[PDB]
Context: one part of a larger RNA, bound to proteins that are not shown
Molecule: 23s rRNA (2996-MER), nucleotides 1405 to 2146
Organism: Sulfolobus acidocaldarius DSM 639
């Protein structure tokens, strides 16, 4: 070629209609109303992997199971900012390279040493909040801040103090040497306290309905950092108790000192300041650029599977090391001199765009499979 | 947010979809792929009650045999359930002992009504008896087997005192071992309850031995101007031979007579 | 039940069965049904059961195998109706095997 312009573009629980515009051309592209579906995923926010697929402008030969004026597809321009976010450092299981052993060699084996390597969910010094862009933002602008080093003036200290105690505190400086203790850890159960988050009620604005009734709906709220408070638990003084006393949600506690009295160290929060600063609702005027107001208040209930605290119980499971912190003794040295207040200066380097998935990852595909976690 | 014990199932918020990306027309043939009812009968169907129906939530009563005394069990089987008007009782909380007040949650009581039905939808087990298998919870032929197969915890039973025993290498070594018989290593049966009989002829494992065989080296004797070559002697371990062992492999008949 | 010989040492004990294990074989004989090769109890001529190579037993358990009964029903007499997707008839895209 024939099959044949045929199958197939149903099935895995969704749905379109009306009106109007672009355009050389609409079932399929853009606007209004409307009505459906999902609401533990069809929504939110982030991995590995991809690799510009992101924003903008401008196209339709192919591409998209049709159709395209339209796109993760073609062309013409852009876009990734960090002391505080992670790499980088630290070891874990495990490796390696160079000695040494070995080997016919060596790109081979390796129990010893020695140094190195090994984690973008383990450890690991310090940052919130309101704002801006077409595309970046714990990274850029406001405001209020904090580490680590190093400078400069000042003071506590070298030579100071309060308590029975347990502790209170601006307590020197530089070089060292040995300890301790955070780092730094399992299951299971159940209390107590918080907050995220959802309700009712008054009140002021705005909205929806109005055959009757008057009901409904939307706003009404504050970040880290400083100041101050703490309940369990564990200390410190007094007391001095039984055939009894005290307390739990429960096991319980007690002369190797219960109760009663007084204290001392001490979570998540939470209340001021941050903040006559925003940001949220809202009115009126011009309706270009703006511009002028008004309100953001009280009383209450519930609530985590989030977050901090203790209790107790189990095992022929006893449930990681380390860099990095922090104090403590002692030792040598100088008479200056800070872990404390103010003021100044410095923080390399390298990632950051976008999906993250019934269309951006793997499966020859814009594959009903696999690859996700974490939230609601 | 409602409904509920709920992160289910149904309805809807906040945010998103109509692109799990071909469409119209049809009194919608027949016939396939999901589903809904069906008189009388009621498993007559079929290898086979397959697949379909039945039941179902929550609350009081109430529950045989068996048995490892824990359990079978939610056994079996009975009654109750909305709505509407109004109360009790019990806790929580609030600068709250108890008692007041405003919120809230639970469990309950009288009365009154309606309809074929009040867990009205949705979610939601049919139940008995009998026997055979593995004891149970797991585990497996990724892509035609999930099972009675594999594991197991209980039992036994064999190696070896650590420079061991079992294993890996060419060696240098090394794993069990940061370990020590209450243990490392090998084998088989398989919870628990009542038992596990006889037999060491064969095989095979461990032991011993008067004794027989018994490989190179070495020694003795002959050859050979030396050798190969021939003999002889001494000969380890293994074998022959003897003993033991059956939670070692295993095997457990036949013939005459009273 | 008792003695003796041989293979090759001994001759199947408790227990259990016509088993998931019995050829004959649809084994007898009850039970269940109107009728039962399957199933269930007994029996025990066990071709060929039997003890850690396990033997008897079965209380909990089991997407393990099998037989009864009750309830229920379109599984069946014997089919009918009725709904969603497709086919059917259009317009777009457009394959593959048989030769």
């Nucleotide at each position: 070629g024939g099959u044949a312009g045929u199958a197939a573009c149903a099935g895995c629980g969704a749905a379109g209609g009306g009106g109007g515009g672009u355009g050389a051309g609409a079932a399929u592209c853009c606007c209004c109303c409307u009505c459906g579906c999902c609401g533990g995923a069809a929504g939110g926010g982030c991995a590995a992997g991809g690799g510009u697929u992101u924003c903008c402008c401008g196209g339709c030969a192919a591409c998209g199971u049709u159709c395209g004026u339209c796109a993760g597809c073609c062309g013409g321009g852009a876009g990734u900012u960090a002391g505080c976010c992670g790499g980088u450092c630290c070891u874990a299981a495990g490796g390696u390279a160079g000695g040494g052993c070995c080997u016919a060699a060596u790109a081979g084996g390796u129990a010893c040493c020695u140094a190195c390597c090994g984690a973008a969910a383990g450890g690991g010094a310090a940052a919130g909040g309101g704002g801006u862009u077409a595309a970046c933002a714990u990274u850029c602008c406001c405001c209020u801040g904090c580490c680590u080093c190093c400078c400069g003036g000042g003071u506590a200290g070298g030579u100071g103090c309060g308590g029975u105690a347990a502790c209170g505190c601006a307590a020197g400086c530089c070089a060292g040497a040995c300890u301790c203790c955070u780092g730094a850890c399992g299951g299971a159960u159940u209390g107590g306290g918080g907050u995220a988050g959802g309700g009712a009620g008054a009140g002021u604005a705005g909205g929806a309905c109005c055959a009757c009734c008057g009901u409904c709906c939307u706003a009404c709220c504050c970040a880290a950092g400083c100041a101050c408070u703490c309940a369990a638990g564990c200390c410190c003084u007094u007391g001095g108790a039984g055939a009894g006393c005290c307390g739990u949600a429960a096991c319980g506690g007690u002369g190797a000192g219960a109760a009663g009295a007084g204290g001392g160290c001490g979570a998540a929060g939470g209340u001021g300041u941050g903040a006559u600063g925003g940001g949220c609702c809202u009115u009126c005027c011009g309706u270009u650029a703006g511009g002028a107001g008004g309100g953001u208040u009280c009383u209450c209930c519930u609530g985590a599977u989030c977050c901090c605290u203790a209790g107790u119980c189990c095992c022929c499971a006893u449930g990681a090391a380390a860099a990095g912190g922090g104090a403590g003794u002692c030792u040598g040295g100088a008479a200056c001199g800070a872990u404390c207040c103010c003021g100044g200066g410095a923080g390399a380097c390298c990632g950051u765009a976008c999906c993250u998935a019934g269309a951006a990852c793997c499966g020859a595909c814009a594959c009903u499979g696999g690859u996700g976690c974490c939230c609601c | 947010g409602g409904u509920g014990a709920g992160a289910a199932g149904c309805c809807c918020a906040a945010g998103g979809c109509g692109u799990c990306u071909g469409a119209g027309g049809g009194g919608u043939a027949a016939c396939c792929c999901a589903g809904g009812c069906u008189a009388g009968g009621g498993a007559a169907c079929u290898c086979g009650g397959c697949a379909a129906a039945u039941u179902a939530g929550c609350c009081c009563c109430g529950u045989a045999a068996c048995u490892u005394c824990g359990g079978g069990a939610g056994a079996a089987g009975g009654g109750g359930u909305g709505c509407c008007u109004a109360u009790c009782g019990u806790g929580g909380u609030u600068u709250a002992a108890c008692a007041a007040a405003g919120c809230c949650a639970c469990g309950a009581u009288a009365g009154g009504u309606c309809g074929c039905a009040g867990u009205g939808a949705c979610c939601a087990g049919a139940g008995g008896g009998a026997c055979c298998u593995g004891a149970c919870u797991g585990u497996u032929u990724a892509a035609u087997a999930a099972a009675a197969a594999c594991a197991u915890a209980g039992g036994u039973c064999c190696c070896c005192g650590c420079u061991a025993g079992c294993c890996c290498g060419a060696a240098a070594g090394g794993g069990u071992g940061u370990g020590u018989a209450c243990g490392g290593g090998g084998g088989c049966u398989a919870a628990a309850u009542c038992c596990u009989g006889g037999c060491c002829a064969c095989u095979g494992g461990u032991g011993g031995u008067u004794g027989g065989u018994u490989a190179a080296a070495u020694c003795c004797g002959g050859g050979u101007u030396c050798a190969a070559c021939c003999g002889g002697g001494c000969g380890a371990a293994g074998c022959c031979c003897c003993a033991c062992c059956g939670a070692a492999g295993g095997c457990c008949g036949g013939g005459g007579g009273u | 039940a008792c003695c003796c010989u041989c293979u090759u040492a001994a001759g199947g004990u408790a227990g259990c069965c016509a088993a998931a294990u019995g050829c004959c074989u649809u084994g007898c004989c009850g039970g269940g049904u109107a009728a039962g090769u399957u199933c269930c109890g007994g029996c025990g001529c066990g071709c060929a059961u039997g003890a850690a190579u396990g033997g008897a037993u079965c209380a909990a358990c089991g997407c393990g195998g099998u037989c009864c009964c009750u309830a229920c029903u379109g599984u069946c007499c014997c089919a009918g109706c009725c709904u969603g997707g497709g086919g059917c008839c259009u317009c777009g895209u457009g394959a593959a095997c048989g030769c």